[PDB]
This is an experimental structure of RNA (23S Ribosomal RNA, nucleotides 2 to 612) from Mycolicibacterium smegmatis MC2 155, with 611 nucleotides shown. Ions in the entry include zinc. The organism belongs to Mycolicibacterium smegmatis, within Bacteria. It was solved by cryo-EM to 3 angstrom. The sample was in a buffer at pH 7.5. Rfam match: Bacterial large subunit ribosomal RNA. The literature on the family includes a 2001 paper in Science by Yusupov et al., "Crystal structure of the ribosome at 5.5 A resolution". It comes from the structure "Cryo-EM structure of the Mycobacterium smegmatis 70S ribosome in complex with hibernation factor Msmeg1130 (Balon) and MsmegEF-Tu(GDP) (Composite structure 6)". Among the 54 different proteins in the entry, which are not shown, are Small ribosomal subunit protein uS14B, 30S ribosomal protein S16 and 50S ribosomal protein L10.
Context: one part of a larger RNA, bound to proteins that are not shown
RNA sequence: AAGUGUUUAAGGGCGCAUGGUGGAUGCCUUGGCACUGGGAGCCGAUGAAGGACGUAGGAGGCUGCGAUAAGCCUCGGGGAGCUGUCAACCGAGCGUUGAUCCGAGGAUGUCCGAAUGGGGAAACCCGGCACGAGUGAUGUCGUGUCACCAGGCGCUGAAUAUAUAGGCGUCUGGGGGGAACGCGGGGAAGUGAAACAUCUCAGUACCCGUAGGAAGAGAAAACAAAAUGUGAUUCCGUGAGUAGUGGCGAGCGAAAGCGGAGGAUGGCUAAACCGUAUGCAUGUGAUACCGGGUAGGGGUUGUGUGUGCGGGGUUGUGGGACCUAUCUUUCCGGCUCUACCUGGCUGGAGGGCAGUGAGAAAAUGUUGUGGUUAGCGGAAAUGGCUUGGGAUGGCCUGCCGUAGACGGUGAGAGCCCGGUACGUGAAAACCCGACGUCUGUCUUGAUGGUGUUCCCGAGUAGCAGCGGGCCCGUGGAAUCUGCUGUGAAUCUGCCGGGACCACCCGGUAAGCCUGAAUACUUCCCAGUGACCGAUAGCGGAUUAGUACCGUGAGGGAAUGGUGAAAAGUACCCCGGGAGGGGAGUGAAAGAGUACCUGAAACCGUGCGCUU
Numbered sequence: 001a002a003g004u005g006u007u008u009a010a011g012g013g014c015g016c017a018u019g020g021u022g023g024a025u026g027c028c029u030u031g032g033c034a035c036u037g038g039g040a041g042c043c044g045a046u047g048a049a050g051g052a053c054g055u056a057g058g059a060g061g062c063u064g065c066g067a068u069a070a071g072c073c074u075c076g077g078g079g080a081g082c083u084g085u086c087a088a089c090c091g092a093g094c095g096u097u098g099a100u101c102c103g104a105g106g107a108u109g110u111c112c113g114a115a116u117g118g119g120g121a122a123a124c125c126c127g128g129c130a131c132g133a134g135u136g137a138u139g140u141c142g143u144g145u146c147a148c149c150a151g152g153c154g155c156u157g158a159a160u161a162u163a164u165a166g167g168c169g170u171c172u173g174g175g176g177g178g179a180a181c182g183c184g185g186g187g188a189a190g191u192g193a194a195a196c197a198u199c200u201c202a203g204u205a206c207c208c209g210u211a212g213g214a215a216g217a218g219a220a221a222a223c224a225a226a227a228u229g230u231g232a233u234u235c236c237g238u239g240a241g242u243a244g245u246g247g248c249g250a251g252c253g254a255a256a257g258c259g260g261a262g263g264a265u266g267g268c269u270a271a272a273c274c275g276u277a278u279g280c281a282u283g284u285g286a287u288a289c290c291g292g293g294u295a296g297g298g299g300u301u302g303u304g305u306g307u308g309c310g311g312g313g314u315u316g317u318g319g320g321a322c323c324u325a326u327c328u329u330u331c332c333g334g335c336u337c338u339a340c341c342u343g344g345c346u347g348g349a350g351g352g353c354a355g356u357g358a359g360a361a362a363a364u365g366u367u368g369u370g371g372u373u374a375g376c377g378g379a380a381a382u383g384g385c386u387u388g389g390g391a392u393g394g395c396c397u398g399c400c401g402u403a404g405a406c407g408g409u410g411a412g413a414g415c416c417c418g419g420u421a422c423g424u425g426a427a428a429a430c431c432c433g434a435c436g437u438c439u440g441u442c443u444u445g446a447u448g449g450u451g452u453u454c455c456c457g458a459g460u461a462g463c464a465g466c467g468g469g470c471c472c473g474u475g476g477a478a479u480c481u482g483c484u485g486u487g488a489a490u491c492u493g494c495c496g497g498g499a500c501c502a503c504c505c506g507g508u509a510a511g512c513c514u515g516a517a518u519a520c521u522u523c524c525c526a527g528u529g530a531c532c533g534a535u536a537g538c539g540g541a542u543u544a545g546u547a548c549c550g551u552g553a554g555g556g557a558a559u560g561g562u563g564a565a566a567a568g569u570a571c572c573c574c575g576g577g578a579g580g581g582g583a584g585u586g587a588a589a590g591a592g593u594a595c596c597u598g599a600a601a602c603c604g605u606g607c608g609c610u611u
Base pairs, nucleotide, nucleotide: 011611012610013609014608015607016606017605018604019603020602026596027561028560031532032531033529034528035527036526037525038524039523040521041520042177043176050112051111052110053066054065055064057090058089060086061085062084072106073105074104075103076102077101081094082093083092117126118125119124127146128145129144130143131142132141133140148174149173150172151171152170153169154168155167156166181212182210183209184208185207186206192199196247222230223229234261235260236259237258238257244252245251266513267512268511269457273311274310275309276308277307278306279305280304281303282302292341293340294339295338297337316491318456319455320454321453323451324449330349331348332347333346334345335344336343351442352441353440354439355438363437364436365435366434367433368432370431371430372429373428375424376423377422381397383396384395385394386393398415399414400404406418407417408416462486463485464484465483466482467481468480472498493508494507495506496505497504548555549554568595571582572581573580574579
Other pairs, nucleotide, nucleotide, family: 009010cHS009011cHS021601tWS022600tHS023598tSS023599tHS024598tHS025597cWW029533tHS029534tWH031537tSS032537tSS041213tHS044114tWS045116cWH047114tHS047115tWS047116tWS048115tHH048176tWS049113tHS050122tWS051123tWS054069tSS056084cWH059087tWW063070cWH071107cWW075427cSS076374tSS078100tHS079099tHS080095tWS080098tHS081099tSS112122cSS120122cSS134139tHS157164tHS157165tHS158164tWH159163tWH178179cHS180213cWW180520cSS181519cSS182215tSS187203tWS187205tHS188204tWH189202tHH190201tWS191200cWW192250cSS193249cSS198249tWW199250tWS203204cHS212214cSS213519tWS214518tWH217233cSS218232cSS219514tWH220231tHS221494tWS221507cSS222506tHS224505cWS225497cWS226504cWS232516tWW233517tWW239256tHS240255tHH241242cHS241253tWS242254tWH243253tHS244471tSS246249tHS249473cWH250473cWW261517cSS262516cSS264514tWS264515tWS266358tSS270314tWH270315cWH270456cWS271313tHS271455cSS272312tHS280301tHH285286cHS285299tHS286298tWS288299tHS290291cHS296337cWW298299cSS322452cWW324450cWW325448cWW326448cWS327447cWW328445tWS328446tWS350443tWW355361tWS356362cWH360439cWS378403tWS378421tHS379400cSS379403tWS380414tSS387391tWH388390tHS388411tWS389410tSS391392tSS402421cSS403420cWS405419tHS409413tWH411412cSS426427cHS426428cHS458489tHH459460cHS459487tWS460488tWH460510cSS461487tHS470478tWW472475cWS472477tWS489493cSS489509cWW532536cSS533541tWS534541tWS534560tHS536541tWH539544tSS540544tSS542559tWS544558tHH545546cHS545556tWS546557tWH547556tHS550552tHS550553tHS562566tWH563565tHS564587tHH565586cWS566589tWW567585cSS567591tWW568592tSS569583cWS570583tHS575577tHS575578tHS584592tWW585589tWH586588tHS586591tHS
């Protein structure tokens, strides 16, 4: 002189070690969800459902209760601790002379609410009347009663005469609430038809009126098809996605027959004829009114007509009323215009048949461990060793069992505790029955035949117009059904057998009740789960229809876990506190009321390599 060459980290990256935040996961749970078996199926003017305000010795929330206010009285159970709870702390008490607590029945029960003396912006303002209390008197207080509408009964009867509307008085009912189920009416659209109007969705959503513990239907004017068939209704399964129906498109869609559940093939009337009461009309006041004769007068209305009430009559082989032969299951009385032989009505004593039912109603005496509403008893290990904070773990011994269901207890317990199997108990209230008093009914009736008139549910059936619904969308359209016209017959009448006609068959419309089989769960009791386990299960395990949002209808959350036991850290140090370090409790403080376990994202500090 030329050349070669280590060494930085202001900050970043990767890996590992130790932490913070957060609240996943695991294991749970005073909480939900879906059902099973029973009970009860209503509550209200005697004030409901639901609230406002108050009430304990102390402030609130929840709970209970109502100025008698976490309560008063009686009857039972029960047995030694109690004065509800969040949730303790203070201050006071009660209980073996029976408390707290559980069941049944009573008393009190402010204000609002159908709200109802009047008013009202629900929970707050103002009264009339009667009785009582208090003041020198007004003022004041307490207790009853005072809405409207409808229905019986009594009084009165406007314009106006008959009278009615209305007015006054007094008893009795109604109103409102409720989750589902029932019956009767009104009745959408999105959608489907790959568009849309007929059609569908769908008689759905919704609305209106009413119930009952169930409702509706129900006792042939029915099916069926020539069978010597069935026989009220209701509800299941088939028939059958069939016959049909359909801009024959999308779609919609029976019944007969057959197998079952339950059985009550259940009851009462209207009508024609009698008797009687009564309203309204007339009367020849005369030959008309119980069945004949003897014997009276005339209003059993004299006669018509309407109604009520008693009989009498309930049906399809048609039945029943009258007139009619025949046999006639008690006694006595009062009648049938008036006594006698004779046909009917009624009372009393028997004697039967039924009774809270649909077939009539209100009671009362006795009785049944029949039931519901509180409870109680109930066998068998302090066993030995070992691990452990703790035995309920492991090994080995016993015992009970009509009990080895399920829970709790310091970890898997038939023998520790509540209990389980199995037994046992009711003063009172209520619900069931049973037998009687009592109630109704009949025997003044029943039987078996013969030949005519009368009756058998009327502005209804039928017919016509326009609609509804049925498998049937107007179609040849029967059956059922609403509004408008027209409008019949009473048994050789009338209706149905899918236009209509003849024959045949079935039934008896225009009157009413009726249990069971069937549907549902606001609420109460006992249970179950190859249901959920805190972003799940209810919106709600926690202030839950709360906080919050909206004028309002209305919408509507989030929040569980210390430990076996608080034994919840006395005392000392730093700090104003918060927070922490020693020391203590605990098996653990890697359980400190920010608490089981404690993942990831995210945030630090230290170390190694690298830039």